[PDB]
Context: one part of a larger RNA, bound to proteins that are not shown
Molecule: 28S rRNA, nucleotides 1791 to 3124
Organism: Danio rerio
RNA sequence: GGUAGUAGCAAAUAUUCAAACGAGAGCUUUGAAGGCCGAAGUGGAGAAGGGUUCCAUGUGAACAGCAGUUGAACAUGGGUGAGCCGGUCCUAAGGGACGGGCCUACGCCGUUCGGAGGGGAGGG
RNA sequence: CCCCGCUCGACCGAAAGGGAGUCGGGUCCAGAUCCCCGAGCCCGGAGCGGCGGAGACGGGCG
RNA sequence: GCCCAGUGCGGUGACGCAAACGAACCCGGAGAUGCCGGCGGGUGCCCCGGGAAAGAGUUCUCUUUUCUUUGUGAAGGGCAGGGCGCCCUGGAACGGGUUCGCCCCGAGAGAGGGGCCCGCGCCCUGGAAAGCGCCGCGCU
RNA sequence: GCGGCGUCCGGUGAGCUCUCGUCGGCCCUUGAAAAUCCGGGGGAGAAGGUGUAAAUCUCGCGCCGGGCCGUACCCAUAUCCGCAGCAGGUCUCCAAGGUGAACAGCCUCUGGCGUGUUGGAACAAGGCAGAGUAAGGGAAGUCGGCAAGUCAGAUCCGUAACUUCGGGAUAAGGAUUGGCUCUAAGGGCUGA
RNA sequence: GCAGCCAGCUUAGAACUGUCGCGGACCAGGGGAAUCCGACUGUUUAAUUAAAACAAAGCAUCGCGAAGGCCCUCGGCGGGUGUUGACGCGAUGUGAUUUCUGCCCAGUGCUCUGAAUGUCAAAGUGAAGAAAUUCAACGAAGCGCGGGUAAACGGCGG
RNA sequence: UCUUAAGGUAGCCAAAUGCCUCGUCAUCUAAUUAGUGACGCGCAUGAAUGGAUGAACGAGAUUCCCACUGUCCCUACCUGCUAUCUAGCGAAACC
Numbered sequence: 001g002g003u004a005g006u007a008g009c010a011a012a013u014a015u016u017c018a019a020a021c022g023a024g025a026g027c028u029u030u031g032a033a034g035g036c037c038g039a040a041g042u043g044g045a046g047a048a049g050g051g052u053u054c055c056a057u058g059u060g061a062a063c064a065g066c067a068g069u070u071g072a073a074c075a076u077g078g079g080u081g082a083g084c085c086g087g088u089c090c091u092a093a094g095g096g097a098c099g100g101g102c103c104u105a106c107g108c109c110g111u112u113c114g115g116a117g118g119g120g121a122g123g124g
Numbered sequence: 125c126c127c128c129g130c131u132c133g134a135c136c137g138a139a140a141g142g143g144a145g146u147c148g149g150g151u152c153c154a155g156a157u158c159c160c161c162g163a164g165c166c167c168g169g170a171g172c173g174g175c176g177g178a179g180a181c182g183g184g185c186g
Numbered sequence: 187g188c189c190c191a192g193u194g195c196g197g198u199g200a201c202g203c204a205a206a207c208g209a210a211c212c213c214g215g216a217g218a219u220g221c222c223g224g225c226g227g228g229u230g231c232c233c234c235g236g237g238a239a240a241g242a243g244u245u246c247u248c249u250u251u252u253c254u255u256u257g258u259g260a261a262g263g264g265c266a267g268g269g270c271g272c273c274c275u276g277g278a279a280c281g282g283g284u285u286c287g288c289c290c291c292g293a294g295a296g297a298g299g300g301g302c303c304c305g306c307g308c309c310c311u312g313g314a315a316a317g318c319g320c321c322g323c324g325c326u
Numbered sequence: 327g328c329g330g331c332g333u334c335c336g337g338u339g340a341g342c343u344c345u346c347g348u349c350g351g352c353c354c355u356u357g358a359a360a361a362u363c364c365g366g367g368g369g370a371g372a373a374g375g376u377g378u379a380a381a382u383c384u385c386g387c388g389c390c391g392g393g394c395c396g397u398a399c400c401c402a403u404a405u406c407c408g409c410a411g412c413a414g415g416u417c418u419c420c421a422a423g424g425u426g427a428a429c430a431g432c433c434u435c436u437g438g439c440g441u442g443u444u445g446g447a448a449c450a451a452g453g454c455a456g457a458g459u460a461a462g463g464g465a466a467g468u469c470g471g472c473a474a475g476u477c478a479g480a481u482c483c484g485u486a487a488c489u490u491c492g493g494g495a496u497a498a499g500g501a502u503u504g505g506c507u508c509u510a511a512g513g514g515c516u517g518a
Numbered sequence: 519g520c521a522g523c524c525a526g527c528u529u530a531g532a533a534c535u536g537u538c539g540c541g542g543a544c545c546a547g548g549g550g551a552a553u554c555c556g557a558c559u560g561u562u563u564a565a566u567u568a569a570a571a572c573a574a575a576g577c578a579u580c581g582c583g584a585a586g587g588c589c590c591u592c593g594g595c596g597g598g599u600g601u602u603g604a605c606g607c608g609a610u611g612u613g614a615u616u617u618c619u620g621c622c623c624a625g626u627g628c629u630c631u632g633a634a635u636g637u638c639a640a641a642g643u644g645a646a647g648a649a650a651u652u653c654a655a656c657g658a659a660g661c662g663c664g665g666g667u668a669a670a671c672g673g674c675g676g
Numbered sequence: 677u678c679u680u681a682a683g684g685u686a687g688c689c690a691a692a693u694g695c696c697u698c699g700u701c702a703u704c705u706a707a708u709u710a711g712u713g714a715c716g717c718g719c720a721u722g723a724a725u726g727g728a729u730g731a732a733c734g735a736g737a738u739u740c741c742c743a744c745u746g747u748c749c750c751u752a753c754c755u756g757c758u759a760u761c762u763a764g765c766g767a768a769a770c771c
């Protein structure tokens, strides 16, 4: 390349009206409406892990399996403030030096035992 | 210059074990028991450790 | 003037007082104890009554209605509440006390009067000045 | 940005959690160490000789200091792992109202969300699912009651064979269940 | 001796009542009579087998008193059991309870003897030989021989 | 009578173990290679290579009965998501 504008974009009930911005809107935003998760949440916070993914702004090339005015994308900036949160301190299982022994050797064994393993005194 | 110390085995090993003491309100586009304000607390430190109180209340004879 | 004391003190007791010398060494405590069941105290939440206040929803009819908001940190002081095989008096059978269950008692019940511990509950200091709710004015 | 007012008074509970207690149960299971801190025993010592001294665990008070590192965010139907915004996997905390025995299912509040990598129009066959329904028959289907159908909660009755006496057992087999209006019983507290 | 007041939530009974319908959704065991196997609970082939397989309590045997049994290490007489001591540790079988568990030790295997006749290494010993060497005696464990042992492997006639 | 080492005892059984075999009998049904209860020279059962039994238990294997049902007679109808058509998007196996 043919297959092929084909298979496919069919798990968890749902979207609708209007408006705004915009070259551009089923998909963004706002409001209203109607629904779902129904507190063993589709809620609110962490651990491990991720490592900037957080936040603002801009862009709409590429990617986000349709779109996109949107994004955990891209671009430019910003953001993590501790005596009393944690690490740090302790030893748990365990690891692993030291003495010794082993091993041709790199090393290994062994772990409170085993060495003249105390470095501190009171009182001068 | 003198006599007293091992029950003495290094150290590492827990962000869920042990382990002193921080809570309230507010604040940011994103930080928060950490920043701001307010109220505390713990530990360490002091030849005077800075004061106060405690130790310290008086008895018997003149 | 001389001289002598004084390393606190109270309660019969449990134990209490702001303190209240003290080494070596020793003893002990806390750290430091499983799982399960019952019960009780306290918060939080939920629930009920205010014909309670402040906004809001409904108001065709009915509904003194429906909904929302009605709070106080740590630390310290005081007091409820809970716990105690802690003390003193005393003495028990006609045994008694008592729990949901049990358990307890001459190694000393019941009763009476105390003591201690926990008090995360309430009050107070904090601290209403702040936080929420409502209303009003001003500002842009 | 300045002001005003309010932030009240009670009732309870087989209510749910958390916590502090207490009394037990269970083990041929006994359910950590250490740092650190404290009390006591001890009376070695220290202190002054008449007003003080030595000494002080007095949150009585005052003075000074507390370094280093982590700290944003996600924590999962798109920030982790599975090559991905993958229906998979991944340790915890918090947890309302109604029904009900319930942390069941179903509905709602607080909070969250657009239906989970797309929309529009049709409603053929054949699929997948709704564990859709189906007259009469009722396992004749099929290797085989596979499949899903029956039963189901609660109350009141009634429960065999067998047995290791524990059970079997919700055996089996029955009746009842709504709504409304009443009756009866089950408490606490104050006071001669 | 009660009167007053307060406080719930359950239970029982009755009337009435609707289409005999009412745990109205949701939630929510079909049952009975037997056989086989495994007692049960538990476990297992992640990604085709959840079982009758494994484990299990119970039962039984075996080894061993520490200079030991079992096992580890290249090695230290180092290490595990063992911070242990036969009511223990280690190695197997069977598989709750109940009821029983017969016969066979010839074979294989394990084990116990040593009035142990054989087989029998290295070293040591004797002899011959110039010596290398040859020959001979001695001669461990084990084997063989003998005994025990089958809840050891197994077997259990025309 | 042969015979070995002992000659299968108690039990159990056509079994998850029996070839012959769809054994024989009984029962279960209109009919049963199934099930159960018996029978046992058992091809080739058997006592901790454990035998027999057995309440309770089992997402274990099997047989029957009641109830129950679209399993079937004998299929039909309805709904959702698809398939289908459309806008956008857009593979692979295979050759």
Base pairs, nucleotide, nucleotide: 001771002770008765009764015033016032017031018030019029020028035439036438037437043420044419045418046417049400050399054078055077056076057075058074059073063071064070083165084164085396086395087394089142090141094136095135098114100109101108102107120128146163147162148161149160150159166392167391168390169389174387175386176384183189184188185187193372194203195202196201207371211367212366213365214364215363216362220352221351222350223349224348225347226346227345228344230342231341232339233337234336236334238256239255240254241253242252243251261311262310263309264308265307267304268303269302270301272300273299274298275297281291282290283289317333318332319331320330321329322328323327353357406415407414422434423433424432425431444763445762446761447760452758453757454756455755456754458753459752460751462749463748466747471744479503480502481501482500483499488493490614504535505534507532508531509530510529511528512527513524514523515522516521517520536540548742549741550740551739552738553737554736555734556733560572561571576612577611578610579609580608581607582606587599588598589597590596616728617727618726620674621673622672625671626670627667628666629665630664636661643654644653645652646651675678676677687721688718699715700714701713702712703711